Shown are 985 nucleotides from a PDB entry: RNA (17S rRNA; mRNA) from Entamoeba histolytica HM-1:IMSS.
Rfam match: Eukaryotic small subunit ribosomal RNA. A reference for the family is Yusupov et al. (2001), "Crystal structure of the ribosome at 5.5 A resolution", Science. Gene Ontology terms of the family: ribosome and structural constituent of ribosome.
The entry has 18 different proteins, among them 40S ribosomal protein S26, 40S ribosomal protein S8 and Unknown peptide.
Method: cryo-electron microscopy, resolution 3.21 angstrom. The entry became public in 2025.
The reconstruction used 39,958 particles.
The PDB entry is titled "Cryo- EM structure of small subunit (body) of 75S ribosome with A/P- & P/E- tRNAs from Entamoeba histolytica".
The source organism's lineage runs through Eukaryota, Amoebozoa, Evosea, Mastigamoebida and Entamoeba histolytica.
Context: bound to proteins that are not shown
RNA sequence: UAUCUGGUUGAUCCUGCCAGUAUUAUAUGCUGAUGUUAAAGAUUAAGCCAUGCAUGUGUAAGUAUAAAGACCAAGUAGGAUGAAACUGCGGACGGCUCAUUAUAACAGUAAUAGUUUCUUUGGUU
RNA sequence: ACAAGGAUAGCUUUGUGAAUGAUAAAGAUAAUACUUGAGA
RNA sequence: CAAUUCAUUCAA
RNA sequence: GUGAGUUAGGAUGCCACGACAAUUGUAG
RNA sequence: ACAAGUAACCAAUGAGAAUUUCUGAUCUAUCAAUCAGUUGGUAGUAUCGAGGACUACCAAGAUUAUAACGGAUAACGAGGAAUUGGGGUUCGACAUCGGAGAGGGAGCUUUACAGAUGGCUACCACUUCUAAGGAAGGCAGCAGGCGCGUAAAUUACCCACUUUCGAAUUGAAGAGGUAGUGACGACACAU
RNA sequence: AUUGGAGGGCAAGUCUGGUGCCAGCAGCCGCGGUAAUUCCAGCUCCAAUAGUGUAUAUUAAAGUUGCUGUGAUUAAAACGCUCGUAGUUGAAUUA
RNA sequence: AUUACUUUGAAUAAAAUAAGGUGUUUAAAGCAAAACAUUAUGUUAAUGAAUAUUCAAGCAUGGGACAAUGC
RNA sequence: AUUAAAAGGAA
RNA sequence: AUUGGGGUGA
RNA sequence: CAGAAAAUAACGGGAGAGGUGAAAAUCCAUGAUCGCUAUAAGAUGCACGAGAGCGAAAGCAUUU
RNA sequence: UCAACUGUGUCCAUUAAUCAAGAACGAAAGUUAGGGGAUCGAAGACGAUCAGAUACCGUCGUAGUCCUAACUAUAAACGAUGUCAACCAAGGAUUGGAUGAAA
RNA sequence: ACCUUGUUCAGAACUUAAAGAGAAAUCUUGAGUUUAUGGACUUCAGGGGGAGUAUGGUCACAAGGCUGAAACUUAAAGGAAU
RNA sequence: UGUACACACCGCCCGUCGCUCCUACCGAUUGAAUAAAGAGGUGAAAUUCUAGGAUUCUG
RNA sequence: UAGAAAAAUGGAUUUAAAUCUCCUUAUUUAGAGGAAGGAGAAGUCGUAACAAGGUUUCCGUAGGUGAACCUGCGGAAGGAUCAU
RNA sequence: UUGAAAAAAU
Numbered sequence: 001u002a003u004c005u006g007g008u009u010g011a012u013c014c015u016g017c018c019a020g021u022a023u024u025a026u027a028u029g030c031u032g033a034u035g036u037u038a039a040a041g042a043u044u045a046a047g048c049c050a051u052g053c054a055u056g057u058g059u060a061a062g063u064a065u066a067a068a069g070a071c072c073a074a075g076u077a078g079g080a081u082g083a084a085a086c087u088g089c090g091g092a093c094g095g096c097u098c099a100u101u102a103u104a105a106c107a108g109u110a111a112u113a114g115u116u117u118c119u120u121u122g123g124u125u
Numbered sequence: 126a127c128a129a130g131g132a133u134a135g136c137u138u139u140g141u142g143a144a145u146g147a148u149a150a151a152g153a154u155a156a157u158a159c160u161u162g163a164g165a
Numbered sequence: 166c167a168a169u170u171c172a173u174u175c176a177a
Numbered sequence: 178g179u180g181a182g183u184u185a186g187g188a189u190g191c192c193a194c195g196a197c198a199a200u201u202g203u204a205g
Numbered sequence: 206a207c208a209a210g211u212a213a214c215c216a217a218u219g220a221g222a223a224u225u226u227c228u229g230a231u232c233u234a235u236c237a238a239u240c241a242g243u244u245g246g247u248a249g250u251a252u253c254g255a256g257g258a259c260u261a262c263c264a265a266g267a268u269u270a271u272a273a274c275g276g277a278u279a280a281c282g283a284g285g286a287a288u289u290g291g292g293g294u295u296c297g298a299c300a301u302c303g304g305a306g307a308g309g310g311a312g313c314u315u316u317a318c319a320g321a322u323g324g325c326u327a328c329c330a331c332u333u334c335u336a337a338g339g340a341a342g343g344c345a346g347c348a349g350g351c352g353c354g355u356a357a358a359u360u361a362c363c364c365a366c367u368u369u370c371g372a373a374u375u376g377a378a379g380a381g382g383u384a385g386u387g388a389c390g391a392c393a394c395a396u
Numbered sequence: 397a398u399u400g401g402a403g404g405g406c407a408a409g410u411c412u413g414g415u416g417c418c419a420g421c422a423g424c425c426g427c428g429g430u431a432a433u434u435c436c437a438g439c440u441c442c443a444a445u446a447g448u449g450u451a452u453a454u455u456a457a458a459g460u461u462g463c464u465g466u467g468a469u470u471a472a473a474a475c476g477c478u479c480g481u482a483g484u485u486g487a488a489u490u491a
Numbered sequence: 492a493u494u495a496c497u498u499u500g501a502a503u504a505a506a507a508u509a510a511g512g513u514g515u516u517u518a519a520a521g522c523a524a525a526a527c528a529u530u531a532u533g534u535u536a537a538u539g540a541a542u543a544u545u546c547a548a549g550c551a552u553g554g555g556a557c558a559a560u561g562c
Numbered sequence: 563a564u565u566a567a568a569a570g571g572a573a
Numbered sequence: 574a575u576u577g578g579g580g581u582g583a
Numbered sequence: 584c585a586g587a588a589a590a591u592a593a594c595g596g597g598a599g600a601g602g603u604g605a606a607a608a609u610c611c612a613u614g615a616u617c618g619c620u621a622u623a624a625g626a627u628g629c630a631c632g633a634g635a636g637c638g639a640a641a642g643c644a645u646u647u
Numbered sequence: 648u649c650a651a652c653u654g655u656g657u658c659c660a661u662u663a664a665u666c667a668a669g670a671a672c673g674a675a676a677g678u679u680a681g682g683g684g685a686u687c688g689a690a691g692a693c694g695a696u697c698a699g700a701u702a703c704c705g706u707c708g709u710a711g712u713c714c715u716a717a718c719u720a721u722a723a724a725c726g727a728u729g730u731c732a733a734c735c736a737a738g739g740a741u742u743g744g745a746u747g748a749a750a
Numbered sequence: 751a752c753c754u755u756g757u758u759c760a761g762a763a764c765u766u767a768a769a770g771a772g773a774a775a776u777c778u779u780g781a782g783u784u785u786a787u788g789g790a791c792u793u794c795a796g797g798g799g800g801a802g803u804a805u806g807g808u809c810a811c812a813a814g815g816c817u818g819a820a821a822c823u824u825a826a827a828g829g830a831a832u
Numbered sequence: 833u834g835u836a837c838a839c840a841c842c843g844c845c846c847g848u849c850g851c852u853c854c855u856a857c858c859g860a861u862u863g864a865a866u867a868a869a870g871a872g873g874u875g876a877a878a879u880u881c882u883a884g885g886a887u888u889c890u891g
Numbered sequence: 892u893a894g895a896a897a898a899a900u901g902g903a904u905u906u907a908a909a910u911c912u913c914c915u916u917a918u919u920u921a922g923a924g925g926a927a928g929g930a931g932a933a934g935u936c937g938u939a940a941c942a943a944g945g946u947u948u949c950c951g952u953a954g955g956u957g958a959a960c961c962u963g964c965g966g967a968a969g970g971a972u973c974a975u
Numbered sequence: 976u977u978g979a980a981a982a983a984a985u
Stems, first nucleotide, its partner, number of pairs: 004020004010832001012830003021456002024453007034393004040386001041353001047351003051348003056089002062086002068081001072079001087372001096306003106229003111224001115222002120217006129160002136152002139149003171190005200209001231277003238268003243265008281303003285296004308329002311326003331342001333340002359384001361383003367380001368378003398444005403425002409439001411438004420427002459787001466795003469775002474792001476672001478670002483665003488564001492560003496554002499551002508543002512522002525534001569662001570659003575651003579648001583647001584628002590622003594618002599610002636643002677718006687711001691707004725969001729791003733783002736766003741761008769778003797824003806817004841944001843941001846937002849934001851931005857925002864919005870913005877906002880903004887896005947968009
Other pairs, nucleotide, nucleotide, family: 006404cSS006424tSS008015tWH008827cWH009011tHS011831cWW014471tWS015472tHS015827tWW016826tHS017825tWS023454cWW031388tWH031446tWS033394tWW034394cWS036519tWS038389tHS039387tHS044353cWS044357cHH045352tSS046097cHS050349tHS050360tWW053379tHS057371tSS058062cWH058086tWH060205cHS061209tHS063155cSS064066cWH066082tHS069080tHS084135cSS085134cSS086156tWS092316tHS092318cWS095307cWW099305tWS101104cSS104230tWH106282tSS109226cWW110225cWW112223cWW113179cWS118219tHH126162tWS131158cWW133155tWH133156tHS134154tWH135153tWH142144tHS143335cWS143339tWS144339tWS156158tHS161199tWH165197tHH166195tHS167194cWW168193cWW170192cWW177178tWH177184tWH179181tHS196212cSS201208cWH202207cWW204206tWW205207tWS234273tWH235805cWW236274cWW237269tWS238273tWS242245cWH244266cSS246257cWH252254tHS257262cWH265266cHS284297tHS284505tWS284506tWS291465cWW292463cWS292464cWS301504cWS306345tSS310327cWH312878tSS314321tWH315319tWH321324tHS327876cSS328908tSS330343cWW332341cWH335338tWS344347cHS344348cWH346379cSS347379cSS348360cSS354356tHS363365cHS364378tHS364380tWH365382tWS366381cWS388446tWS392518cSS395397tHH396397cWH401408tWS405423cWH406423tWH407442cSS415418cWS415432tWH416430tWS419428tHS419432tWW426434tWS429984tWS467473tSS471828cSS472795cSS476640cSS477639cSS477671cWW480668tHS481667tWH482666tHS492561cWW495555tWH501549cWW515519tWH524535tWW525526cHS540542tHS541542cHS566660tWS567661tWH574652cWW578635cWH586626cWW587626cWW588625cWW593619cWW596616tHS597614tWS597615tHS598612tHH598614tHS599615tWS601608tHH602607tHS603605tHS605695cWS607694cSS625685tSS633644tWW638641tHS640672tWS652743tSS653744tSS673720tWS673724cWS674721tWH674965cSS675951tSS676719tWS676952tSS677812cWS678811cWS686712cWW688710tHS689709tWW689962tSS690708tHS697699tHS700702cHS719813tWS723949tHS723966cSS723967cSS723969tWS726728tSS728781cWH735780tWW739763cWW740762cWW772775tHS776781tWS780782cHS797826tSS800821tHS801820tHH802803cHS802818tWS803819tWH804818tHS810812tHS821855cSS834942cSS836940tWS836941cSS844940cWW845939tWS847958cSS848935cWW856926cWW859922tHS860922tWH863920cWW875908tHS876907tHS879904cWW884899tHS885897tWS885898tHS886897tHS892893cWH932983cSS936957tWS937958tWS942945cWH972974tHS
C1' cells in the first nucleotide's frame, strides 16, 4: 500500500469455490502499573413493577388584625417582615422510548393574496 | 365618581369515615377573585 | 372610539 | 403598494361587541 | 412626581407554529389490475383556516408495465458512522433537528397552545391498601427489583457551571454538575 | 507480564518421554496402526503487548454481482425459430 | 419556443469530515490564550478558520456543440 | 422549408 | 429478367 | 410413373425350406422353398444424390 | 402461391435495429375419433447362449408405423456459437445473376 | 443455351499463417479489432449435490409443459492438454 | 488410437435391497389450534341539542 | 312567585371503546398412514458406464422390468469415419 | 460363439 497465499493432478495450464488475512461492533476465556478521555437494559419483553425523589412559585408595587409580629421596635387606617389561604403564573418546556408508520414521515425547496394565538417589543383608543 | 354591589377561602365551632393530596353544617371577613357603573 | 357581519359604492 | 387583488384605505345603513381595573407601592 | 398594573385594536417576535407545492426511499409479479367519498362540479355545513373535511344534488370519473393495488421488514427519517485508489457496500434506537407514544383503544375538561395521560371518564388487561364496608395506580422519568436473554452501572450528593420555571436578583429543577462501578472504545506512558 | 503459537498457509525445534489410526490435534491441506517435527508433556524461541485468542455479523480481499467491471463452443450459462407492444437505441444536413 | 447539458453565483443549523492557528509537559483532545507590553495601558475593539462542502430537486445568469419535444 | 444513406420499404 | 428437392391442391 | 416386399390366381417340379457361430422353435405332401405369367390395395420415391439447392427453425427428392 | 438474388438517371423520405407482455409455426413419440392396415415392430409368445437372460441372436406378433380432424409443444430442437452494423492477410474452387472477350 | 476466361454482386463452404485471440483444443466470412477494458439491443450463469425436487399459479382429456425454492450435506465437482 | 485409469484393468464405478442417524415435505383423522386486518347485531362513556329546576339570589 | 343561575334525572343525535356471529395472514401440535433426500472405513445381488467396456454412448418420447437398465421411433457426435 | 468379480487406510 491500486498486494494476495494453501487446497482438485503423477505432473501442467484453467474455471471455480472453500480456507487463510486485515479492519469495525457484540459477548466471552486468560491477564492487568499508571495519568487523560469515555459508552453503558436498544437488539431478547413499547414485558411486569415494591420503594424514595423527578414542579413549583412572594416582590417596596394583588388580598392579610395569624389571638405571628419581646426576635428588629416604637406603632390608632394597618411599622419594616410576614407562615397559611384566595388570586395570578407554570406543570403543553424539559426528561424517556422507537411500537405504529413504504410517498406516510423526513430532507432541501416554495406558498400562505388560504390561517395564527401565549410571553415579549413599538404604538393607538 | 373624595369610588358602587353582593360571597368566599384561610379564621372559629360542631363532625364522620380505616383511609387517599377524603369530605359535612353553621358564624363571619378581603381583592388586581366575581359584577354594576363612567371619565367620550 | 375601536373592532365583527351584511348590502351598496370610490379607490394607490 | 405589489409580479398580480372591488387589495391596505375611505363613504353610506342598520345590526352584535364596546374599554383604557371603581387597581398597587412611602418607598423603590 | 416617577414607577408599577389593566381592556381591546394595529405592527413586530414569526425565518416561529400549522396546512400546502416540487423532487427524492429498501425487497417482492409464488402481488396485474385497483378505487365508490372514490375523481370532478354547484350550494351549504364545520374549522383558526384552504379542502369531499363533512352533507344534499349532478356527471363518471381517478391510478397502472415509467410497477398502480397488495405483501415483508429483526423500517422511526435526516445531519451522520464503519470501510474505501476510483466506483461503491453496509449501518444510523441512541449527542443535534423533525415525527409518534405513555399497558390497549376510545371520549373529553382547563387554557394561548393538550385529543395532556408524573389531567379526568368508560371498557379491555394488570397492580396496591382494606377495619371486607370501600379506596388509587400507571417507572417508554432518575436510582432499584423480577423476567428475558450471549448481552449491559449507584435504591449516592449538590442547583455551585448551562439553562428553564416563578408573584422574581433570594425558591425549585434525578434537567445540569460532582462522586461510585466500568479491559465497550480512544491517548501518553512503568518493569 | 501475560496471551497465542513453533508441518504448510505464516515468524519460530531435522531437541527428549508416553500413546500406537486409540486418546486426541486440526479454520483449510493434513498429523497419529509402536522411531509422531503437529497428540499429551518438559526445555528452548516466535509474534503482540497491558494486551492477547475465540464465536457471530458489516467492509476490503471480490474484476467470486460486473456503471468504472465479469462470463455464456467445450468449465455454470444464447430462448427451437419467426412476428411483436411498452422500454432502450437511432444516417448526413441549416454561417 | 421550451427542455436537457455546461459555467458562475444567490441562498444554505450546529456538531461531524477535510482544515487554519494555538507547545493541554507532547497526543487524543479543548477553543482556548499569549509572543508582549517582562504585564494594570493596548498588542486589543485579540483569535472564532473564508471554515470549503452538500447529493437529488428549486431560483438566476454566460454559451449552443452534442441531444429531446411540434411548426 | 435540404439530399436520395454499399439504411429501410414499394413497383 | 431469373432461381427455387420453399409450401398447398389435382 | 416405377418396380422391390408381401398376398391372391393358374401352370411346372417333387423334398425339403428358414435361420444361425452351431442349432432350435417355424413353414411344406392340403405340394412348400424356386421359376414364368396376371391381379387389387397399402407404403415407398434407389442409382442421379454432392461438405450441392431452398427454407424463420422443425424440414423439403417420381413429372405435369 | 411466395420468397430471394441480380438489373434499374423509377417512387417514398427515416418509415429503422433489438425487443418484457403477447402471438403464429414447431422432428419423433404420445392422446382422441374415423379410414387404412403391405413392411417393420415399445408390450407379448416361443427357440437358443448363459450360473441366471425377464437382454443382445432367430422366429411369430398387439398398439404403433400411413391419411384426415382436433390436441400435445418437447429433442445432443447443435454451429452445444443470440439479432443488427463497421473494419479486417494470402489462395484455389463452387451455386445464381449482371458485364467484356472467346463460336 | 452447354463449355473456356476477366470484373462485380449475393449464398453454402474449404486451404495457409511466422499474425490476432485464448487455459488449451482450436477460431479467422471470428471465438480478431478487449486491463490500450464503452457500437446498439434482448436472454441467460454464479462451487457440486439436494433439484427442475416441494409448495403456489396456470395450460392440457392425459402423459406432461411453463414459472420455481428451502432445510440439509460436502472440499471439491468440472474444462483442455502431457 | 481411446480412456471417467495413476495403488494405473487384480483400476474404477452404477442401481435396487439391508443397519444407524439427521433434515425438510404430505397428512383420514376431536385432524386444528394460536396470534393479527373487514360485514351485521348488542353497545358502556363523554361531548352537541332538548325537557327538567332539587336548591339560592335580588323583595 | 317575577326573573337569573342551577345539581341529580329523562330523551334524540355525534364520536364510539368493548363484545358476539360470517369471512380475510404469519407461528406451532399431529398417529395407525406415510412418502423423499443426505451422511456414515471395510454389508448382500448383479455388470450398467469408462477400451469397439465386450450390444458405440447420449438426448426427447412411449412401453416393460429385483436392480442397475432393456427394447421401439426420431435425433446427436460430445464416434470408433474429417477420406474413394 | 462364450471371458462375471478383486474389501478399508498407507

Primary citation: Sharma et al., Nat Commun (2025), "Cryo-EM structure of ribosome from pathogenic protozoa Entamoeba histolytica reveals unique features of its architecture".